[PDB]
Background:
This is an experimental structure of RNA (23S RIBOSOMAL RNA, nucleotides 1366 to 2058) from Haloarcula marismortui, with 680 nucleotides shown. Blaha et al. published it in J.Mol.Biol. in 2008: "Mutations outside the anisomycin-binding site can make ribosomes drug-resistant". The entry has 29 different proteins, among them 50S ribosomal protein L13P, 50S ribosomal protein L22P and 50S ribosomal protein L39e. Method: X-ray crystallography, resolution 2.75 angstrom. The entry became public in 2008. The entry is indexed under G2616A mutation, 23S rRNA, large ribosomal subunit, CC-Puromycin, RIBOSOME. It holds a match to the Rfam family "Archaeal large subunit ribosomal RNA". Rfam links the family to the GO terms structural constituent of ribosome and ribosome. On this family, see Yusupov et al., Science 2001: "Crystal structure of the ribosome at 5.5 A resolution". Taxonomically the source falls in Haloarcula (Archaea, Methanobacteriati, Methanobacteriota, Halobacteriales). Entry title: Co-cystal of large Ribosomal Subunit mutant G2616A with CC-Puromycin.

Context: one part of a larger RNA, bound to proteins that are not shown
RNA sequence: CAUAGUAGCAGCGAUAGUCGGGUGAGAACCCCGACGGCCUAAUGGAUAAGGGUUCCUCAGCACUGCUGAUCAGCUGAGGGUUAGCCGGUCCUAAGUCUCACCGCAACUCGACUGAGACGAAAUGGGAAACAGGUUAAUAUUCCUGUGCCAUCAUGCAGUGAAAGUUGACGCCCUGGGGUCGAUCACGCCGGGCA
RNA sequence: UCGCCCGGUCGAACCGUCCAACUCCGUGGAAGCCGUAAUGGCAGGAAGCGGACGAACGGCGGCAUAGGGAAACGUGAUUCAACCUGGGGCCCAUGAAAAGACGAGCAUGAUGUCCGUACCGAGAACCGACACAGGUGUCCAUGGCGGCGAAAGCCAAGGCCUGUCGGGAGCAACCAACGUUAGGGAAUUCGGCAAGUUAGUCCCGUACCUUCGGAAGAAGGGAUGCCUGCUCCGGAACGGAGCAGGUCGCAGUGACUCGGAAGCUCGGACUGUCUAGUAACAACAUAGGUGACCGCAAAUCCGCAAGGACUCGUACGGUCACUGAAUCCUGCCCAGUGCAGGUAUCUGAACACCUCGUACAAGAGGACGAAGGACCUGUCAACGGCGGGGG
RNA sequence: UCUUAAGGUAGCGUAGUACCUUGCCGCAUCAGUAGCGGCUUGCAUGAAUGGAUUAACCAGAGCUUCACUGUCCCAACGUUGGGCCCGGUGAACUG
Repeated sequence: CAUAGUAGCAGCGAUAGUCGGGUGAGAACCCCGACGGCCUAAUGGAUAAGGGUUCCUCAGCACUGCUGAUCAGCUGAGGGUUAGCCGGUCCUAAGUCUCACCGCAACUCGACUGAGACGAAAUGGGAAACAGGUUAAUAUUCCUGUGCCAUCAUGCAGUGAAAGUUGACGCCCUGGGGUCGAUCACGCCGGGCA
Repeated sequence: UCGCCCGGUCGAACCGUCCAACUCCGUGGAAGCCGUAAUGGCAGGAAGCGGACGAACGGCGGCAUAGGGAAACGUGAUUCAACCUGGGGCCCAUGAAAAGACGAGCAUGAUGUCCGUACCGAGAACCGACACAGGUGUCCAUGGCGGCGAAAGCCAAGGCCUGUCGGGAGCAACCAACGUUAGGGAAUUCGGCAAGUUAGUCCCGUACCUUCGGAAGAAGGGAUGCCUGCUCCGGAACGGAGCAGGUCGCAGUGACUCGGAAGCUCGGACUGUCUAGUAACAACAUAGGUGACCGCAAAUCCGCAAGGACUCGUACGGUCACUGAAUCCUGCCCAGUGCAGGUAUCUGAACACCUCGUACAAGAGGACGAAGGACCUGUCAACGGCGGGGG
Repeated sequence: UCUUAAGGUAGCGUAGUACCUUGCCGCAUCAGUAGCGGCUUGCAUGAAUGGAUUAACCAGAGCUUCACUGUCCCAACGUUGGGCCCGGUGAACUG
C1' cells in the first nucleotide's frame, strides 16, 4: 500500500420506541408532555470488598463514547464528606510477630519454652440516639426538639463488694406470647369512574 | 348505564407500668387421676387454691397545646416475619474465648479527644488490557392477583427506554432461532441424535422381585369449568372437605405451571468424588471385610540441629496396607521372591591381641568373630502359581 | 508321573475375558455380525490379584414393546433477527 469503504456496530426471553415541543450554528438518540413499552431476589432499596474524586456546579467538545451529541463516568475550573451515643478505636479466635533462650559455619534461617504484642470496619464479643427539618452536594455527624451512656468533681446516702449471674454459643421437630406487613368489617378525609 | 375502584386515616427513642413461660414455696390429699401438638406427671405428694421470682424490638400511659399532614388526623378482627419464652428429639459429631456488664443509690456540674464519613457498588465507577453477554459477599424472603410455593404468568412501589447506531425493500437466495404441516409413522441414524409424547389435583386400582425399607406416581381406569342454593370440620380465616339443581365450549390442571410408560442384560452396591479449559464413567471415596506394626522412653512420620506431628491421644487405640454394602462363600501351592523366627557347623569388616618384618613405619601371617548370608522353620485376605505327558 | 511347589475345588462361562466367530440351538423380525436364553472342550474364566448373587440407586453401556412425532418418504408455507440497498463508523487474516 493492496486487502476495503470490506467484517463488526443484528443474534442473549430485557426485540422500544412514537407524535408534538424546548435549547442550540447544528438534534433519531440532550431536555419537557403525551402515547407505547421493559425490569419484580431485580434493571428496585441499603451495603462489604475493591475503585479513588468517578460525587455537586459552571464552562466546554481536540480526546474518550461501537453512529451523532448541545449529553456524559470525557476536558477545564471551582465546590463538597461536620459524630460522646454509626464504624474504628477496646477484647479475645484460627493464627502471626517481637524479645529472651537454644540451634546454625552464619544470617534477613529454624522448632520449643517463657514474656509482650498483633490478629474481627458487611458477618464474633461490645457502655450510650431517637424524631423532624435543612443543602447544588453531608447528615443517628449540621439545625430544632426530646432522650441516653461513661468518666470525673461537688453534696447526700452507703459501708456493703464478692459469691454469683451475665457476656456465652450445635443440629432437627414443635407449642405459647407478639409487632410490622397483608387482608376483612365499619366510620371519616381525598382522588378516580360514568 | 351500574356503584364500584384507589390512596390516606400518622406519631419514635426514651421514662413509667403489665406479665406469659420456666423455677420455687405454702395449702391441698388424688391408690387412678392431672396434662400435651407430642413426649409425659404424681403418696419421694397429682389436680384445685394462694403466693415468691419472672419476657418482648410487645400492650398500656407519658413523651406529644413535639413532629408531620391539603384533609381526616379511625376502631375492631384474622393470619401473624421481627422480637420474647417454653417442650421434645439426635451425636462413635458434644457444638469459642476474652474484654466488659450486672451484683452495687441519688443531685447538680464538667469533660467525652483521635481516625473513617463524598460517590459507584456493576450488562459503564470492582477483577477480567475495554463503557467485556464473564466473574464478584451481605440484608430487604411479608407489595397485590395467582397457586402448595420465595414457582409460572400479569401488576404495583421504585427504576428504566443506555443489555445504546440508524434509514429503506411484502423484505429474493442463503443462515440463526422458531410455528404449522395431509397420508404414512423410526422406513432416518452407529444410535430416536433432534424434536415430540405425558403432565397439576382427587377417586379406584397396582404385578415380578425384595435386604420387607422398597418396587410404586408401577401399570391401568375415571374425574376436573361456570352459576344457584346448601351440608360438614374448625373459634375462625378473605381455611379445608363435600351435596343438590341449573348450565356453556371442540377443549374446564382451557394460558401458565405441569412424569411418557413397560421389559431383558452389562457395571458399580447406595449418597458422595474427579481430569479449572475435549474424559462424570465401570475410575476415586464409602460403610463392611481382612492382614500387618506397636505397652507409649512404643509403632509410624518431619528436622542438619535445637526440636516436632500423631498427642488435652493409650490397644473398644492409631499407624501401614489390601479388598470394597448386605447375602452365600473364599479351594490347592511355602519351590522361587518377600517378610519374620532359629541356627551345631560354614562364611563374615574394622579396632584390640599373638608371630614375622622395620632401631620406627609401610608390610606378611595367625587367632577371635557382630549383623548379614549359607542352612532350617513359619507365612499366600505376602508377590504370585494352579500345566505338559500317561494309566 | 515330568517341569518348577501345587496342577483349578464352589461357582461363573462365546464374558467389557473366547482367537477361531456372524460358534451351535432357541426366542424375536419379512429379513437381527445386534440383544436375551441354553449349550459351552474356558485361544488365554475363577475365588479379598476376591468368586458368585442381588433388592434399591444411576445425566453410566447394549437390546425389545406400547405411545409420540417432519428423523425419514419429501418437502411446503409462515414468524423473528440477519442477509440486500442507503447515512455514519470502520478493523483483521493475507500479499